[PDB]
RNA sequence: CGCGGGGUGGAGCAGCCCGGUAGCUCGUCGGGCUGUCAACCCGAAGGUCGUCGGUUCAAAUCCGGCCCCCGCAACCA
Numbered sequence: 001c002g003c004g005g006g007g008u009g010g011a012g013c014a015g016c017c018c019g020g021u022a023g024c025u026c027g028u029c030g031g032g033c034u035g036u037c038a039a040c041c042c043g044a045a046g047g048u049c050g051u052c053g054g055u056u057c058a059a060a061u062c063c064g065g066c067c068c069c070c071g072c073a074a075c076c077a
Base pairs, nucleotide, nucleotide: 006069007067010026011025012024013023028044029043030042031041032040050066052064053063054062
């Protein structure tokens, strides 16, 4: 050596095999039951899904040039 599902939060995740765009904790913003004290339950920061083209009902999901991750130690100018 034509590189393997993959880049989804300030730190981790797959939902998708013919079309409903969106969440689990902490550090938080706030609300009370028990009379009150962490735990106890409820809405919000980082998601314009990394310039781009296709389906003029639905491209974060499927393809085609790229970027500090790589074990495909796979007859290697």
Notes:
Shown are 77 nucleotides from a PDB entry: RNA (tRNA (77-MER)) from Saccharomyces cerevisiae S288C. Entry title: 80S ribosome with A/A P/E tRNA and mRNA of WNV. Keywords: 80S ribosome, RIBOSOME. It holds a match to the Rfam family "tRNA". Rfam describes the family as follows. Transfer RNA (tRNA) molecules are approximately 80 nucleotides in length. It was solved by cryo-electron microscopy to 2.6 angstroms.